[PDB]
RNA sequence: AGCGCCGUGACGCAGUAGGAAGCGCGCAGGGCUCAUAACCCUGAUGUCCUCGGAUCGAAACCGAGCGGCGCUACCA
Numbered sequence: 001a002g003c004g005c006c007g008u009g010a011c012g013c014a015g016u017a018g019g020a021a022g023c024g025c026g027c028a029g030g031g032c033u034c035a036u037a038a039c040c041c042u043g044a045u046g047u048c049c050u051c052g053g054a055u056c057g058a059a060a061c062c063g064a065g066c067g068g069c070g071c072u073a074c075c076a
Stems, first nucleotide, its partner, number of pairs: 001072007011024003015048001019056001027043005049065005
Other pairs, nucleotide, nucleotide, family: 008014tWH008021tWS008046cSS009010cHS009023tHH009045cWS010025cWW016059tWH018055tWS018057tWS022046tWH026044cWW055057tHS
C1' cells in the first nucleotide's frame, strides 16, 4: 500500500438495524461491627474518538481524519 472491522463512564462490555444509553468493576456516601475487612443498599460518573453530510430527529446510515485489529502484497 489496499480490503474488511472496531472505537460507548476512571477501567472493561452489551446496545441495536433512527424516537437518545444499560451492565459489571472502580469512587463516594450509608447499613453492619469495638473499629475495620469482607457483605448489603444508594448515588455519582458516557461531550457514544473528532469533523462533515442525508434525516423532523443519529451512538445506529453515509464520507474524511485519528488509534488499534484481521486479511492480502513480484517472479521465474
Molecule: A site tRNA
Organism: Saccharomyces cerevisiae